Annotation
Solved structure of RNA with a sequence from Homo sapiens, 26 nucleotides shown. The entry is an ensemble of 20 models. It is bound to 4-carbamimidamidophenyl 4-carbamimidamidobenzoate (A1AZM). The depositors describe the entry as "Structures of small molecules bound to RNA repeat expansions that cause Huntington's disease-like 2 and myotonic dystrophy type 1". Method: solution-state NMR. The entry became public in 2024.

RNA sequence: GACAGCUGCUGUC
RNA sequence: GACAGCUGCUGUC
Numbered sequence: 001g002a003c004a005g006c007u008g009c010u011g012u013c
Numbered sequence: 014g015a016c017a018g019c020u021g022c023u024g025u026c
Base pairs, nucleotide, nucleotide: 001026002025003024004023005022006021008019009018010017011016012015013014
Other pairs, nucleotide, nucleotide, family: none
């Protein structure tokens, strides 16, 4: 500077 | 299924 995994919480289609 | 935000943690390059 990126690509995946982990869970909330608040909104939209 | 997709989109807009809020921060955590881990793995790989």